[PDB]
Context: one part of a larger RNA, bound to proteins that are not shown
RNA sequence: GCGCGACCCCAGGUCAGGCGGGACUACCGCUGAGUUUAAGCAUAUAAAUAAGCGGAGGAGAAGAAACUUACAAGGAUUCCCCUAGUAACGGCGAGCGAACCGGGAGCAGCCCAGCUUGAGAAUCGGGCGGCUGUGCCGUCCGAAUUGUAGUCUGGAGAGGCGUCCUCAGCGACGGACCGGGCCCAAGUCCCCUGGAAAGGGGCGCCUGGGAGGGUGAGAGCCCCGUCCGGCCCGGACCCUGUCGCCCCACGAGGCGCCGUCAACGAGUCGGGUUGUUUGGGAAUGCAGCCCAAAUCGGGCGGUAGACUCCGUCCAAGGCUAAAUACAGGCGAGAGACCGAUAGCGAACAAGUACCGCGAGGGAAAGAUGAAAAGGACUUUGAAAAGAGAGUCAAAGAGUGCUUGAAAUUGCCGGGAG
RNA sequence: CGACUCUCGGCAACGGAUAUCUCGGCUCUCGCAUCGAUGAAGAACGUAGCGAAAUGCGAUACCUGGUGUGAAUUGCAGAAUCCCGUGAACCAUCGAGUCUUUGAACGCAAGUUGCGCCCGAGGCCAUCCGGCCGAGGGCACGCCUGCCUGGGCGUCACGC
Numbered sequence: 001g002c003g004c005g006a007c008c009c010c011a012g013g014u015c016a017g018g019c020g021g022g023a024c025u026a027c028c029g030c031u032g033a034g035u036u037u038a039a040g041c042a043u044a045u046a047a048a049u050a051a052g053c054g055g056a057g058g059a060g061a062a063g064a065a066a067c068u069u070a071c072a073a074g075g076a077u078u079c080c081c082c083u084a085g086u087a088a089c090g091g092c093g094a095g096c097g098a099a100c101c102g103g104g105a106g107c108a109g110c111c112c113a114g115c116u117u118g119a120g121a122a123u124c125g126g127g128c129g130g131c132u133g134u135g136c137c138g139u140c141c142g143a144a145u146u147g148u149a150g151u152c153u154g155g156a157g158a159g160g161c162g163u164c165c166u167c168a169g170c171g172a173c174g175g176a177c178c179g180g181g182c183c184c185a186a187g188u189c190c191c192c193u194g195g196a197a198a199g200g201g202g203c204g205c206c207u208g209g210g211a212g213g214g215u216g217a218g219a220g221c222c223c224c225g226u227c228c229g230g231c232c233c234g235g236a237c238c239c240u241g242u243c244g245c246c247c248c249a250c251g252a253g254g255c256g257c258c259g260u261c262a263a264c265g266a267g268u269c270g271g272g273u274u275g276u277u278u279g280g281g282a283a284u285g286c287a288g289c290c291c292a293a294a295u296c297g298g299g300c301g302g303u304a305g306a307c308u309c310c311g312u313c314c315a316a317g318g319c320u321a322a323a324u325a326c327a328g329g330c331g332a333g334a335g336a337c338c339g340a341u342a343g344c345g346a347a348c349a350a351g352u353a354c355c356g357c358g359a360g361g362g363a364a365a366g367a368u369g370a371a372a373a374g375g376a377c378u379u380u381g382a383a384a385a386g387a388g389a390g391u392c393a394a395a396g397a398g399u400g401c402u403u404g405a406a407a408u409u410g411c412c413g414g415g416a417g
Numbered sequence: 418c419g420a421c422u423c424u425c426g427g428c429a430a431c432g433g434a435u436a437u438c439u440c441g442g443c444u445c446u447c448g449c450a451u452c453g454a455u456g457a458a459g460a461a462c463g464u465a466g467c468g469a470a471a472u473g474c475g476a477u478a479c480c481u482g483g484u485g486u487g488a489a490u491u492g493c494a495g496a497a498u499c500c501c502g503u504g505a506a507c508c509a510u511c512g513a514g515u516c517u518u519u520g521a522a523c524g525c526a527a528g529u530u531g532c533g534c535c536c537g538a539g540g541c542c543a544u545c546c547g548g549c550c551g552a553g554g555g556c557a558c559g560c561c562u563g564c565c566u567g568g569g570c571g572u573c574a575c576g577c
Stems, first nucleotide, its partner, number of pairs: 005572001007569003012564001014563001017560001021452001027055004037044001041091001067074002078105004089095001109319003112265001122148001123143009157261002159258004164254004169245005175239001178234006187203001188219001189202004204221002206210001212224003270291007297314005329449007337442002354361002366438002374401001377388004402436001408430010459519003462475003466493002481513001482511004486506001524532002533556004539550002542548001
C1' cells in the first nucleotide's frame, strides 16, 4: 500500500414537493402595420392603433416624493369634473395635445440592507414520536458564520439620565350579513249568451295584496303567486354587543433634557452618441453602445452655458386596502327595443345540414283544435285516393293543418276584335 | 251561332303577404369570483325493454347514494309493495361514490388499439425454499429542499 476534510460537478423510477395547458370582458409586458387624411405625396396622420408573442387577478396596475410650485405655499396612489381643444407640438400644413392649481369619490401607511449576540445562532428546514392538531411539544439529522434571528429605515435612530405615562388570553350568549324549505285575503251565489263565462245584468266580499302568470273569450275574489310578515334548517364568519375568569412591566414603548455619535442601496447614477417615443420645444420617457461618479454630497426649479444666492427633495431594494374597469363566466332585475325576410348566423336535433384538401365558409325551417275528439263503417279502385258517412262551435280548422293578399292559372256567365 | 286572343264578374287553384302572437333575440343595470398533472377545456367511443338526433351519463353508463318533497312516469309495455311510509318520481337539491379511449398528456410511437421495461397481490408444479399464467399498478421532462452513490491533485491535511 491509505483512510482525510472541504470545493465544484454526477447519476438516481431516492423522501417530499411545486411547473407547463384552457377561457377574453376588463388588467400587466413585448412587438407592430397599412387602408385613410393631407383634395397629389415622402415627415406627418391613421397609431404609440389592428393583427402577432406572452403574463395575471377578482379586480389588475399604481402607490407613500431624489413631487410640485414661486404661494400666506402645498404634501402617497387611483378615478370624476374643471384646467382645456389650453401651454405646447406640427411640410407651424392637414392637424395634434397633456400637466400644475382648484372642486369631489376614497383615504393608510408600512419593511428591509448596512457599524452595532459574542460569556452564547439566541434563527430556520426535515425525519421520527406525541397532543390540544391550518398548529404546539420532544428528539435526531441538516442549512447557515462567504451570516439565520433581534435592533434600525431619515418622519429618524444608537447611547445616557429621569418623577413619571402605556402593554396577557380564552370562554358564554348573541346582532348583522349568506343560502334554503314551508305558511299565509276575498264569489267560482242568481239569470242571459256562448262549444267554453274569464262576457253582460243582479247581489256580495278582500285590498299594507288591483305586480305578473295559468285556467276552453277583457278573472282582485277559480289556481299559482303579490302585501304584511311568521316559521324551521344550514352556513360562512374573524366585524362589534354585552356578561366570566383571568390582571397587564421591571422587557419594550411614549414623553422631558443632552449633545457625543449618527452608518442611509455602484457598470448604478450621471454625461456623450444612436434609434424610438412624447405636448415636452439646445432633446419627455425608454433602450443599445462608449465614458463613467460622488458623501460640505447627490436629484430637481419646462431655453443650452459659467459664477453668487434662494426654494425643494434623497434615486439606484420590497409590500400596501378603498374610491376605478368589466361585449367573458355564473346568478338576477328591467326596457318608449324586434316581432319570424325583423331580432344574434341560429325562437326549431344551429355553428346544425351542406360545401372546401385545407385555413375556413355556412343556411333554410315557428302557429290544427279548448280537447286528437287526427275521420269507425259502407262502396268504387291494383293502389294512392274518391263518393257517402262520422268527430267538432267549425272542418270548407283534416298531421307543413289560425288568417290566407298579389303576380299567374282553370271553369261558368257576359262583352269586343 | 262557333275556334282563338283580349277583357269584366263569380267560384276554384297557386303562393305565403297581411293581421293577431311568442319558453327567442337585442339593450341597459345589479351581485359574485369559481379551470388544470388530485389530469382541465376540447376530441372519441359507448350507454335505454322498445332511440337516430338533441339532452344526460360512463362498463355502477337517460344513472348509483344522501337529503328535501310527498304519489307519480307516460308514446307503448311491464315490476308495480311504492301508499298513515325508510316512501313513486324523465321530481328538486347536494356532501357519498363511479368515472371507457384520449387530450397540457407523461414508458416509445401513432394513416399502428403497434413496440418495450419494471413491480405484483392470486393460482401450478418443482428442473431449488426457484421457475409458469397472473388481478391490478408503475417507468416523461425541467426544478427546489433533503438524502444516497460517485467523480476530479480544483484546495488542503496527513501519510505511505
The depositors describe the entry as "Wheat 80S ribosome stalled on AUG-Stop boron dependently".
Solved structure of RNA (60S ribosomal RNA, nucleotides 1 to 417; 5.8S ribosomal RNA, nucleotides 1 to 160) from Triticum aestivum, 577 nucleotides shown.
The organism belongs to Triticum, within Eukaryota.
The entry has 74 different proteins, among them 60S ribosomal protein uL23, 60S ribosomal protein eL36 and 40S ribosomal protein uS19.
The 2024 paper behind the entry is "Boric acid intercepts 80S ribosome migration from AUG-stop by stabilizing eRF1".
It was solved by cryo-EM to 2.9 angstroms.
Rfam match: Eukaryotic large subunit ribosomal RNA. Its family is annotated with structural constituent of ribosome and ribosome in the Gene Ontology.
The sample was in a buffer at pH 7.